[PDB]
Molecule: thiM TPP riboswitch
Organism: Escherichia coli
C1' cells in the first nucleotide's frame, strides 16, 4: 500500500396512497 | 377519520446472519426546528464541510 482477524464507533428517517 | 402491522420512497443501511466506519477531501454528531431546491412525504438533493467534534491493536499478502 492492500486484505484479514480481534475489539471499537456509528444511523434506524418519510408516507400510509 | 383518526395508529401502523403489512406495504410505499431514499440507501449501504431505516432492528437487521445486517450494513457502514475506525485519525478520517467517502460512519457519525453537532451547527440544525439553518440556508435554496425537489416530493405524496422526508438528511431527498445541493449548500454548510478543507467547518469544530469523532472510534486502534495484531497478523498476512508463499
Ligand atoms: N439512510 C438510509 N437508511 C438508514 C439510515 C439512513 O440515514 N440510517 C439507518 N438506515
Nucleotide at each position: 500500500g492492500c486484505g484479514a482477524c480481534u475489539c471499537g464507533g456509528g444511523g434506524u428517517g418519510c408516507c400510509c396512497u | 377519520c383518526g395508529u401502523g402491522a403489512a406495504g410505499g420512497c431514499u440507501g449501504a443501511g431505516a432492528a437487521a446472519u445486517a450494513c457502514c466506519c475506525g485519525u478520517a477531501u467517502c460512519a457519525c454528531c453537532u451547527g440544525a426546528u439553518c440556508u435554496g431546491g425537489a416530493u405524496a412525504a422526508u438528511g431527498c438533493c445541493a449548500g454548510c464541510g478543507u467547518a469544530g467534534g469523532g472510534a486502534a491493536g495484531u497478523c498476512g499478502c508463499a